Keywords: HAR1 RNA, RNA gene, RNA. The RNA with a sequence from Homo sapiens has 94 modelled nucleotides. It was solved by X-ray diffraction to 2.9 angstrom. Ions in the entry include magnesium.
RNA sequence: GGGAAAUGAUGGGCGUAGACGCACGUCAGCGGCGGAAAUGGUUUCCC
RNA sequence: GGGAAAUGAUGGGCGUAGACGCACGUCAGCGGCGGAAAUGGUUUCCC
Numbered sequence: 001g002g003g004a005a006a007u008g009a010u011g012g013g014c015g016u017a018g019a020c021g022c023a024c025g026u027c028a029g030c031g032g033c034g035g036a037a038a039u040g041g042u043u044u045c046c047c
Numbered sequence: 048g049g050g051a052a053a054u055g056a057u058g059g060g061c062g063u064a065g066a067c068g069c070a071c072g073u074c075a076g077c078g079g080c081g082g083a084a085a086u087g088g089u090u091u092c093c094c
Base pairs, nucleotide, nucleotide: 001094002093003092004091005090006089007088009086010085012080014078015077016076018074019073020072021071024068025067026066027065029063030062031061038057039056041054042053043052044051045050046049047048
């Protein structure tokens, strides 16, 4: 140097629990808004 | 009783720090796998 076998690290992918970014759905707040044309209360005005 | 106005609420819908459960993306721990499928080692036996 060649071959075979076994083995360990990494990648990869699998199981599983996370972190972050972040659509979508749902939820509870806060904020303002609440066109033409939604609703309920009070008051005032007219009928 | 009715209409209007003003008012203060509600729904609606927007903004918003978010919470929960998904899709996607990035990071990452643990365990196994690592194949007829990628990388680089060690050891043993033969030549």